[PDB]
Molecule: tRNA-Ser
Organism: Escherichia coli
RNA sequence: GGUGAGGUGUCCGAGUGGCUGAAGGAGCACGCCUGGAAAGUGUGUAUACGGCAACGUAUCGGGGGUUCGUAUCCCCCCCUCACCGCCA
Numbered sequence: 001g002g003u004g005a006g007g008u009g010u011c012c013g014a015g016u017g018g019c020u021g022a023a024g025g026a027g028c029a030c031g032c033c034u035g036g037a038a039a040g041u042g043u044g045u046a047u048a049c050g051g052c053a054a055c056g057u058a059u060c061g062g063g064g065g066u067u068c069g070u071a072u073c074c075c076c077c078c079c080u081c082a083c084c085g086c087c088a
Base pairs, nucleotide, nucleotide: 001084002083003082004081005080006079007078010026011025012024018068027045028044029043030042031041047058048057049056050055061077062076063075064074065073
Other pairs, nucleotide, nucleotide, family: 008014tWH013023tWS014022tHS015020tWS015060tWW017069cWH020071cHS021046tHS032040cWW046059cWH051054tWS052053cSS066070tWH067069tHS
C1' cells in the first nucleotide's frame, strides 16, 4: 500500500426499502419502602430549529446522490476488524 467486511439515540444491542424520527433491556430522572442509603418495587424515558404547541424539518460516522420513499440502495472521505503486503 492492496482486498474484503463494517460504522445505530447515554450504553449493549437487534434492525435488507413503506408503522424504525425506533424494538427491548440496562443506565438516568421521578416516586414508594427505609431512621438514611442500597438492593426489591412502580412511572417516565431523544437533540436541536421552527413555527404557536396544529404540530412540522434535520441527524444510523460525516458529505453527496437513485427513488414517491432510505436508519436499510450507490458513491466519496475518514475510522475500525480480518487477510495479503512473497520468490529473488